[PDB]
Context: bound to proteins that are not shown
DNA sequence: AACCGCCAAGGGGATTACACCTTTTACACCAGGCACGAGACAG
DNA sequence: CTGTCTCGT
DNA sequence: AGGTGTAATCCCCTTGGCGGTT
């Protein structure tokens, strides 16, 4: 006296309708 | 030239019409929308 | 021409 | 729908004055 692990928090919004306490 | 009165304007007040703002807390779900016609240039 | 590009209502 | 601000035009006091009468 050949190598090699290498991955860590992404996302709609408005409008209208129905419903709860 | 002077004073009494009516006339006009000032201004402050009064009354009427149009303009503006507000209208209970939270909570769940759903579904629908989210602009589209169309004309000019390049392999 | 087909693909891409792009002003107005 | 209810009900508070802002602008409109309609009025008397009273003041400045010109006209009438001395």
């Nucleotide at each position: 006296u050949u190598c090699u692990g290498u991955c860590u928090c992404g996302u709609g919004c408005c409008u209208g309708g129905u419903g709860u306490a």